23S ribosomal RNA, nucleotides 1 to 552 from Thermus thermophilus (strain HB8 / ATCC 27634 / DSM 579): 551 nucleotides with solved positions. The PDB entry is titled "Crystal structure of aminoglycoside TC007 co-crystallized with 70S ribosome from Thermus thermophilus, three tRNAs and mRNA". It was solved by X-ray diffraction to 2.95 A. An Rfam search finds the family "Bacterial large subunit ribosomal RNA" in it. The 2017 paper behind the entry is "Aminoglycoside interactions and impacts on the eukaryotic ribosome". Among the 47 different proteins in the entry, which are not shown, are 50S ribosomal protein L5, 30S ribosomal protein S16 and 50S ribosomal protein L21. The entry is indexed under translation, ribosome, 3S, 50S, 70S, tRNA, mRNA, bacteria, RNA-protein complex, inhibitor, antibiotic, aminoglycoside.
[PDB]
Context: one part of a larger RNA, bound to proteins that are not shown
RNA sequence: GGUCAAGAUGGUAAGGGCCCACGGUGGAUGCCUCGGCACCCGAGCCGAUGAAGGACGUGGCUACCUGCGAUAAGCCAGGGGGAGCCGGUAGCGGGCGUGGAUCCCUGGAUGUCCGAAUGGGGGAACCCGGCCGGCGGGAACGCCGGUCACCGCGCUUUUUGCGCGGGGGGAACCUGGGGAACUGAAACAUCUCAGUACCCAGAGGAGAGGAAAGAGAAAUCGACUCCCUGAGUAGCGGCGAGCGAAAGGGGACCAGCCUAAACCGUCCGGCUUGUCCGGGCGGGGUCGUGGGGCCCUCGGACACCGAAUCCCCAGCCUAGCCGAAGCUGUUGGGAAGCAGCGCCAGAGAGGGUGAAAGCCCCGUAGGCGAAAGGUGGGGGGAUAGGUGAGGGUACCCGAGUACCCCGUGGUUCGUGGAGCCAUGGGGGAAUCUGGGCGGACCACCGCCUAAGGCUAAGUACUCCGGGUGACCGAUAGCGCACCAGUACCGUGAGGGAAAGGUGAAAAGAACCCCGGGAGGGGAGUGAAAUAGAGCCUGAAACCGUGGGCUU
Repeated sequence: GGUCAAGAUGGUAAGGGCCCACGGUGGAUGCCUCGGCACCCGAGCCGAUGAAGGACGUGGCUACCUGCGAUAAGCCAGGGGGAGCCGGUAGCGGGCGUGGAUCCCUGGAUGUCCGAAUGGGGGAACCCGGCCGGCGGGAACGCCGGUCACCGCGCUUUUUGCGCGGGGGGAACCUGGGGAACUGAAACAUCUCAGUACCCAGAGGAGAGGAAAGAGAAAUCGACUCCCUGAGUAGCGGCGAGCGAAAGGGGACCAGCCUAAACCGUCCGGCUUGUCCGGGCGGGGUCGUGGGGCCCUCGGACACCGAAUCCCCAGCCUAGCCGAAGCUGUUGGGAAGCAGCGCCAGAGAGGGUGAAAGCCCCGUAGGCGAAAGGUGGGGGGAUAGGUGAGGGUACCCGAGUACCCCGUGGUUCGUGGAGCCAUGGGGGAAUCUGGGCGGACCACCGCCUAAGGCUAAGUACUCCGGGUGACCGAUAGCGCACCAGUACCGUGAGGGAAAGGUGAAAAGAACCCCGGGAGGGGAGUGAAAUAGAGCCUGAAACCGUGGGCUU
């Protein structure tokens, strides 16, 4: 070199696993934001002259949003402004502008239909009418203009009527009428929650409240509101849980007024014409050292004070305007970076520009500005109003009221020794020598003047504008950064989203190839195209292709 017995070890991956690379899906993370949010300023009503809010219209072409109303993306006029304009919006197809357009502010015009909705009806956005005028041939029909609801007050010949006003809305704030429960009491009923939630009526840019029948111990204080404090005090309390004042002090603000009655004057009305009663108007009078009326004497002589009302003006708001100082080089797709040499700054806040800029752009400091409308609490001016003393009279000084009793609310007061303030029921006064009050009552001593009204500011809120954040940054921040109170869900009241980012610049990929298109490959743009529009970043789960090791 071959045969053959035992024995031994490998390469196999249908598929799987782990690892590495690259994708796909997915939309985290970062960065972005001029959308939210808070606070502080400012500002604060609209409505029959038809509001708020809508319906339907409106464009040469117009789905929607915006604007606007048949004069309809607009009409007139004043102010602003200064080169571009006919909205978001390109395109088609036409126009306008230094003869000053677009756009911004102010005033005005127009303003379908519905809506308090108001001629009447009605299932809002539709339907049907009276009277007067108009249009058409216009009597019938229709269309256009005007007018016609109700309620209150007022004049008034109640009368044909007339005037003036009311009505409805508003984020929150305010007041008034009404008014829970969960809960707490480690059960629960009184009590708590709480005069809260909520419903209703009404106010207004605020509202309430307000000029002592007050406090309450001082011989005191002086309207009301709001903050601090007094003080978790005094008290209340199944003396439980828990509830919880005022005076006083410090501040903010500052302001006081009009009546009723006595009595006078006059107009009407009623009459048992009278010094009469009553109603309307004017005068007078307004307070607690009590005041006022009426009477008599003093002079009560220029005064002086003076608005909350009216007039003027400043200032403020609703558009705007001026506003210093840099060039070069260099890397780079791009300068504002870096570098050289400058400059401004009452301006070095901030945002933009291809990245990182005082001096490029917009601003910023500093200044300036209104024909029109709003405001005007400041300045001025007027006007209404106000401005004695003594003496004597006893005239008036807010009535079903004070007051007492019964029922109850308020207060810190829950029945308590329970006053005060209010008042549903009963009874029911007086006018200063009257009345209320100082916590039962009485005395004494003080305080205050009820039963009419109004009254800025200091205060509350934030739909609205503005400034600012050891406020958010797209699961956050409003529910909504975006065509959201929408889609969608619900008969309805009502519920209620998701959804942001190419690039400095669309330069948004001609043209060619595959393909019905979609998609892709080249080409092209770009600094970059796994920035290519299902577009920054592009995580993780998840799916996949290739590789190593492995079964």